[PDB]
Context: one part of a larger RNA
RNA sequence: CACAAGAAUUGAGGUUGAAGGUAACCUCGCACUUUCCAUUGCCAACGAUUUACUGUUGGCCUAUGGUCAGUCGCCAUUUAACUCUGAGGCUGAGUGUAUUUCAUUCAGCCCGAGAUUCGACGGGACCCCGGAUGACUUUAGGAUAAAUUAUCUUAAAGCCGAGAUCAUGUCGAAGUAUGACGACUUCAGCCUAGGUAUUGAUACCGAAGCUGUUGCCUGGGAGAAGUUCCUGGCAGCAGAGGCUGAAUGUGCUUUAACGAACGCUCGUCUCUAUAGGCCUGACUACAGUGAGGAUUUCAAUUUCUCACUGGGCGAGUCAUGUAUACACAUGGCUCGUAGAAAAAUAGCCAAGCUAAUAGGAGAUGUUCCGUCCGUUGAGGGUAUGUUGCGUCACUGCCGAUUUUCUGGCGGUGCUACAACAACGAAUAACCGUUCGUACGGUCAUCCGUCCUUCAAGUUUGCGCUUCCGCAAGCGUGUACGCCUCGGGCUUUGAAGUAUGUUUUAGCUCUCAGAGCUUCUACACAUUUCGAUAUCAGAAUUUCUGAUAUUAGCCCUUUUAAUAAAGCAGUUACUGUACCUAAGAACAGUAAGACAGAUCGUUGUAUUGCUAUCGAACCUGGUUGGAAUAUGUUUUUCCAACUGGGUAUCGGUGGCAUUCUACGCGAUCGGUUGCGUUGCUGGGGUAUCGAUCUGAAUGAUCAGACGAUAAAUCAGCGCCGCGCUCACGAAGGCUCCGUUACUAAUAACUUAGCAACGGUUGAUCUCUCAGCGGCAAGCGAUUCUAUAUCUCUUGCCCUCUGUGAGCUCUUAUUGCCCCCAGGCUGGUUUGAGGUUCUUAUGGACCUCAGAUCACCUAAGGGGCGAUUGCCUGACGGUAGUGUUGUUACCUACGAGAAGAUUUCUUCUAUGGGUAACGGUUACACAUUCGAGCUCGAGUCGCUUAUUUUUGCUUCUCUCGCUCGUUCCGUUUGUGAGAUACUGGACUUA
Numbered sequence: 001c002a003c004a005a006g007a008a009u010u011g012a013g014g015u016u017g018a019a020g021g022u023a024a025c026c027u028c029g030c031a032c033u034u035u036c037c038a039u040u041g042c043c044a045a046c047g048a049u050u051u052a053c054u055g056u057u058g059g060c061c062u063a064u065g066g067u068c069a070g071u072c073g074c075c076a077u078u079u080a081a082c083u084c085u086g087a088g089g090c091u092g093a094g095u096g097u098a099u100u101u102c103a104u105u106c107a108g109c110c111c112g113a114g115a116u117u118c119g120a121c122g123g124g125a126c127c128c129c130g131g132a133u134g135a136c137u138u139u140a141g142g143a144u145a146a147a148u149u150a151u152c153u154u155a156a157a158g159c160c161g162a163g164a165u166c167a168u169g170u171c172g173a174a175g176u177a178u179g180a181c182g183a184c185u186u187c188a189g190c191c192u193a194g195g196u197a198u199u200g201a202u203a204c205c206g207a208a209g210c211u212g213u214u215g216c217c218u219g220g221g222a223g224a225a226g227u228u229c230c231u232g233g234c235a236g237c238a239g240a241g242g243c244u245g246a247a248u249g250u251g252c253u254u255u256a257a258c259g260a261a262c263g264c265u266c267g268u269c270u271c272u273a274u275a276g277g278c279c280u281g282a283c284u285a286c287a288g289u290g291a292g293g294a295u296u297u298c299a300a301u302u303u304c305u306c307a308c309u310g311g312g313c314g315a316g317u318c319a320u321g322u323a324u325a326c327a328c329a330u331g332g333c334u335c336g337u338a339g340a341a342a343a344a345u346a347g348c349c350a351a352g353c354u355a356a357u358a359g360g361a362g363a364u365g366u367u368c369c370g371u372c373c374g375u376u377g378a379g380g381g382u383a384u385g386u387u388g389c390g391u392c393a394c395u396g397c398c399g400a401u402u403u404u405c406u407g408g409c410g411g412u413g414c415u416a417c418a419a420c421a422a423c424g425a426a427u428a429a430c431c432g433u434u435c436g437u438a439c440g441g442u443c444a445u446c447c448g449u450c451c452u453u454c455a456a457g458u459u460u461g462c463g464c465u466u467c468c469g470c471a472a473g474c475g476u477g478u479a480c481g482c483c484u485c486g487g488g489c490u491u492u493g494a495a496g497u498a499u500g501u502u503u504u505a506g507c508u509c510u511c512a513g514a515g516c517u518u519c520u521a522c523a524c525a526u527u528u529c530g531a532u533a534u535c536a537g538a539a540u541u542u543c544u545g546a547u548a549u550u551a552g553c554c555c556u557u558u559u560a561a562u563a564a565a566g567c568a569g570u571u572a573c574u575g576u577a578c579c580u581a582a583g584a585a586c587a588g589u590a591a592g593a594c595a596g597a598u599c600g601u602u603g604u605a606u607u608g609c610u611a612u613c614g615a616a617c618c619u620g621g622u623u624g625g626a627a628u629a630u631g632u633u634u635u636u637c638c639a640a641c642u643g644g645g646u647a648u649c650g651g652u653g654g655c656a657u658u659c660u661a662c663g664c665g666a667u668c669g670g671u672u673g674c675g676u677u678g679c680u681g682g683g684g685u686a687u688c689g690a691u692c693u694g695a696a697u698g699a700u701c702a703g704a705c706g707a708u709a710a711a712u713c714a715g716c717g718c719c720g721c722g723c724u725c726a727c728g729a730a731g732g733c734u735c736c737g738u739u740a741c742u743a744a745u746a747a748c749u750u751a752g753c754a755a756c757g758g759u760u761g762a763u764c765u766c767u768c769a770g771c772g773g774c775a776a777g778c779g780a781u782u783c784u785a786u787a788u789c790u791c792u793u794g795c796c797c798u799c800u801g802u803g804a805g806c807u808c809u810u811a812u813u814g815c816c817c818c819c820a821g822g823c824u825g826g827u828u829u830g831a832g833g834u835u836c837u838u839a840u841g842g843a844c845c846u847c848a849g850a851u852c853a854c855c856u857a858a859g860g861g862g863c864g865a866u867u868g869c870c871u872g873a874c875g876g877u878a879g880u881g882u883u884g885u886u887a888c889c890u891a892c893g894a895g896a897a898g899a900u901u902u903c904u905u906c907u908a909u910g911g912g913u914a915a916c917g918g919u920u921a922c923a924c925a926u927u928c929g930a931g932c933u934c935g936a937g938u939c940g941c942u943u944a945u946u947u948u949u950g951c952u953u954c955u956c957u958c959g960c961u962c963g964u965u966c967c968g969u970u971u972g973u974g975a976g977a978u979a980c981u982g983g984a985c986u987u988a
Stems, first nucleotide, its partner, number of pairs: 012484004018453004022383002025380004029252004036066004041060004046055001070184004075179003083115003088110008116174006124166002127163001129161003136158003140154004186246004191242001192240001194205004210239007220230002223227001256376004261371003266365001268363005277353002280350002283347003286310007313336010339405005384421005392413007422449003426445002430441001432439001457480002460477006487554004491531003495528001499523003505517005532548007580988004586982005593671002596668006603662003607656003611652001613650003616646012672722004677717005683712001686708004691704004723976005731870003735758005741752001743750002761808002764805001767803001768801001770799001773795005779789001781787001811866002814863005821855002824853004829848006836841001873969002879924003883918001884916007893906001928963002935956003940951002
């Protein structure tokens, strides 16, 4: 040594709801700590209110315009200039002491006081002068008349006021500020005086450097030390210097650039200075010119009239210009504008104060510094076209000497409101399409309308959305993007000049040693251009310019690839196999069938509060009565009137319904709920007990255990009752009801008919149906005089049946009672049975049993209820021979000579062996009933039939049967607390 240092390398954050290029339009410092003048919000307050609010003050802050708001004193201005303290009180400290009292030394503090100035207001009297010229008082000119006196209409004084005159009353301030001086704080740079080194020459730094001192201070060595000595380092402080700029509380990012004006330094210059500036009051003022006249007059000029002169504003008006069509000006011209208020000013005056001499006023240039002003610059809201309308704002002309107008004309900025039109297909759809895609128009609102692109979005960690299901999507760490902070990469080559260094040499000519060219490699700059890059544009064939040759480019993950970030056996792909039932609890759910308790309640009713009308009675006043002390007198009781109240009964209305009932909403949440029989075990309780221990010592009971002795408790077999699901079994005459057809009926009903239940009655509400009351409805004969005869309908009650709410007297199931019986246990009556004990009595069973627990006969009361009637079939009363038929057999008859044993033939099959079925196949007895069996006597019923009619103690003619009918029932039967999650438990 060369590559960006170097093995390769470009990282470090924000941002994804978008960036970028344009515009009217806007901003220029922000951030911290901020004193204050002031805005902003907090605590207190006020000019005016009891209050719905305002502005401000005293302190603080996020932002600020500034006192340079850094600190220090000096120097100047003026300031209420201000200075000092009698008295009092208070803070802190010290001493003292007697505490928390009091004494005392010090400083600091404060209202007010004092002294000093200045200042604030309020006043009285008059004054030169204004006004009020007056409402109070005086009070003069005109009409009205009065009883003096008054009214209306103008005049002026006592009042105030510009100044004072005197002296009176209230109170404010005594520090402030302005300018400048330097000093101190830090930062940055510049340097050197010194340090340095260097072969001298040259090169680093400003500390240097050493000096001492503060502390940190160890070491090494060691007297031996109750310490002194040897030696050593670290950091800090003080002893080098100045020059320039930055902050005036601190950090930094729009803190900017241009050009004028202002203050403001200088001098220059014009006049005046020779008279200045001021008001004390008066005159004029868009601007200037000449003519007219007078107090004036030589000027100076109040002042009117005329003429001439320059220009300014809206509107119209040829062109031009500027310009968002209006709008503004210009050379031509027309109408309107030359309106008003105030006020210094400007030019004037008669007076007074008077700046002060190079004092005053002014103009050129200047530049220290500060102020604003217009242009570019960094950033920022918003970006359709049009119209009026709305708020804010700005703004020019017009009176003018300047300034104002809420006076008139005029332009313009964000600006919304209102509306129309083109887009986004914004909305709601319509429509054309057979469906979809797509698209024509339609109506009304309108989200907004610069453009390009895309960072919108998507890859993705992370978080998240619909079910973050597999998925898909929102934001975001990164990116395809925008920005911050970095760092980095790359087109070459040609010319000149600037180069400096090493040469190289050449030449030349040089006091020289330089001038020139190859020059060299390095260190290098400046412009151009080619080669070439980015970009506009026309046409897609290329072609014109600008930006370009430091112009552009590189930038986040243990990679790219994104599920690869996890060291790895970390993740993905395929392939193989992942195969029943049963019972039981348990911890839980109620949403199911049942179903308890707990709470609250809209609502409803019980219940409770709240207001109001009707009725009978006595007492005041009135009539007439009765009684009462009764010309001192009350007073009381009645029939009729009337104000008053009495407790009650009758009724109208709002609320609450909190308790309580229903239901409604939640929970503790439970579900075989309940009675009973018996076994199993336990608590003693009840009692006896010889022993043992005994508190205590009759007694007593304490406890060991032995025995007996009701029930309860806990598990268990039960049985029945509760309730859960399921199965569940026959009609009509016919009344009601429910399900369905039909007819009349004004109301309300009814009969027939297919399916199901019940049914007596009835006080009480409603009826199927009759009688009576109530109330209402539908009809009919002669007749210019009258008289006349017929039905139904809803309620009630006394009452019959028919069905209903269930209320119940009558017959009465079961229950209860009044009586009686009977088994299960008891008292015990009497008996007895099994036996004991000292039999004082004691253990067990049975009978006749009175009775209690229990079944239950009823004579009679209550309980719920039963009956319109007959019936399918069921409990329950049933049994006996009788029927013929079929295989076989068997006595009879046929078949027989072929042999024997003539086997073998079936019907009638007589009879029987064994199996068999229905029933419209017969009788049986069944002192229980029937009538199928007729009539009669007899006891009797018949009006009568000297006969007869039905039965009947009984019999006589007396054949024939069933238990089938009804009584009650569809009497009933089965499973269970129900569904769920999970597990194991057990089994197959």
An RNA structure (Genomic RNA, nucleotides 2411 to 3398) from Escherichia virus Qbeta, in which 988 nucleotides are resolved. The structure was determined by electron microscopy at 4.6 angstrom resolution and released in 2022. The sample was in a buffer at pH 7. Protein in the same entry: Maturation protein A2 and Capsid protein. Keywords: Bacteriophage, Virus, Virion, VIRUS-RNA complex. Primary citation: Chang et al., Viruses (2022), "Structural Assembly of Q beta Virion and Its Diverse Forms of Virus-like Particles".